Entry title: Specific dsRNA recognition by wild type H7N1 NS1 RNA-binding domain. Solved structure of RNA, 38 nucleotides shown. The structure was determined by X-ray crystallography at 1.75 A resolution and released in 2020. The entry also contains Non-structural protein 1, not shown here. Crystallisation conditions: 100mM CHES, 30% PEG400.
Context: bound to proteins that are not shown
Parts: sequence; C1' cells; structure tokens
RNA sequence: GGUAACUGUUACAGUUACC
RNA sequence: GGUAACUGUUACAGUUACC
Repeated sequence: GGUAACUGUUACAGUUACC
Repeated sequence: GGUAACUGUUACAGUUACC
C1' cells in the first nucleotide's frame, strides 16, 4: 500500500538488438 | 560505455474496474 491491472516522471540491477 | 525497447525493484504523481 483497500484489491487488481495499468500510465507519466526518476533511479538502480539486468536482458535483447545495434555501435 | 552509448542508442532504443523491455524485465525486476524503487521514489513521486495519477488513471480505470470493483454495489
């Protein structure tokens, strides 16, 4: 944090593609 | 390390459904 799902902004760890 | 997208976690602010 009422339960569930999600969005915007931020940070960290990481994955993938490319340099 | 960078660009892009994402996954996990987090901070702030929200949306929807639920008599």